[PDB]
The PDB entry is titled "Cryo-EM structure of the cross-exon pre-B complex". This is an experimental structure of RNA (U5 snRNA) from Homo sapiens, with 104 nucleotides shown. The source organism's lineage runs through Eukaryota, Opisthokonta, Eutheria, Simiiformes and Homo. It was solved by cryo-EM to 9.6 angstroms. An Rfam search finds the family "U5 spliceosomal RNA" in it. A reference for the family is Zwieb (1997), "The uRNA database", Nucleic Acids Res. Rfam's curators write: U5 RNA is a component of both types of known spliceosome. The precise function of this molecule is unknown, though it is known that the 5' loop is required for splice site selection and p220 binding, and that both the 3' stem-loop and the Sm site are important for Sm protein binding and cap methylation. Rfam links the family to the GO terms U5 snRNP and spliceosomal tri-snRNP complex assembly. Zhang et al. published it in Nature in 2024: "Structural insights into the cross-exon to cross-intron spliceosome switch". Among the 46 different proteins in the entry, which are not shown, are Splicing factor 3A subunit 3, U2 small nuclear ribonucleoprotein B'' and Small nuclear ribonucleoprotein Sm D2. Keywords: spliceosome, SPLICING.
Context: bound to proteins that are not shown
RNA sequence: ACUCUGGUUUCUCUUCAGAUCGCAUAAAUCUUUCGC
RNA sequence: ACUAAAGAUUUCCGUGGAGAGGAACAACUCUGAGU
RNA sequence: CCAAUUUUUUGAGGCCUUGCUUUGGCAAGGCUA
Numbered sequence: 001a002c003u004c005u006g007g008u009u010u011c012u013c014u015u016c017a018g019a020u021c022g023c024a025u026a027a028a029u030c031u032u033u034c035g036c
Numbered sequence: 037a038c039u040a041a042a043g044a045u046u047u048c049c050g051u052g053g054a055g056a057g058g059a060a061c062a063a064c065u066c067u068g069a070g071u
Numbered sequence: 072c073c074a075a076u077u078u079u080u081u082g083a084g085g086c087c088u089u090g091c092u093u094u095g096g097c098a099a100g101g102c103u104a
Base pairs, nucleotide, nucleotide: 002070003069004068006066007061008060009059010058011057012056013055014054015053016052017051022049026047027046028045029044030043031042032041033040084103085102086101087100088099089098090097091096
Other pairs, nucleotide, nucleotide, family: 002071cWS005067cWW017019cHS022024cHS034037tWH035036cHS037040tWH092095tWS093095cHS
C1' cells in the first nucleotide's frame, strides 16, 4: 500500500470494590482509658 | 468528656470497576486483526 | 530498490589408487585446473 470488529455522548438498573473506593472529610452508637 | 484520646460498628456526603437495558449521533482516526 | 571478496548469480568440472561392489557408484588421499 487494500478489507473487518472494537465508536462516542447521555439516562437508568444490578453487582463488586482495603483503591488516597475520596490528592476530601462528617455524624451517631458501644466499649476502653485516665480526668471529675 | 464540645472544649479527649484509643478500639469497633453503623449511617450519610459520591466515586471507581464490571454487566445489563434505554436513546442521541458517528461510523473506520486509533487499537489492531485479516493482508 | 541487493551479479565483481564476507553468505543468494560459483574455482564451477576432469585423472589415479585402496575396502565394498546395492558392478550405479560410495568412503579416504594424491593430483590437473